Notes:
30S RNA helix 8 from Escherichia coli: 16 nucleotides with solved positions. The entry is indexed under ribosome, translation, LepA, EF4, GTP-binding, Membrane, Nucleotide-binding, Antibiotic resistance, Ribonucleoprotein, Ribosomal protein, RNA-binding, rRNA-binding, tRNA-binding, Methylation. The structure was determined by electron microscopy at 10.9 angstroms resolution and released in 2008. The PDB entry is titled "Complex of elongating Escherichia coli 70S ribosome and EF4(LepA)-GMPPNP". Taxonomically the source falls in Escherichia (Bacteria, Pseudomonadota, Enterobacterales, Enterobacteriaceae).
RNA sequence: CUACUGGAAACGGUAG
Repeated sequence: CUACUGGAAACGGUAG
């Protein structure tokens, strides 16, 4: 960065 995915949030997790 991309494609997925957890949360009200803060804030993450997968795989490449």